[PDB]
Context: bound to proteins that are not shown
Molecule: crRNA
């Protein structure tokens, strides 16, 4: 040597927190009487 004093075991969050880690939670609004054409409002 104080302010860009912050970050942090996970399939992934949130709290925590270091080597048999611990607690709780945790999925997706897209399918065939077709397709692509033309008047008039």
């Nucleotide at each position: 040597a104080c302010c860009c004093a912050a970050u942090a075991a996970u399939u992934u969050c949130u709290a925590c927190u270091g080597u048999u880690g611990u607690a709780g939670a945790u999925g997706a609004g897209g399918g065939a009487u077709c397709u692509c054409g033309c008047u008039c409002c």